[PDB]
RNA sequence: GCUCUGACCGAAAGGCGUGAUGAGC
Repeated sequence: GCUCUGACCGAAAGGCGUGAUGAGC
């Protein structure tokens, strides 16, 4: 980098559906 998953990650501040998280390649 891409595929599938699809709502969370973080002590907090905040950061994510314009893609959290977790498989894979």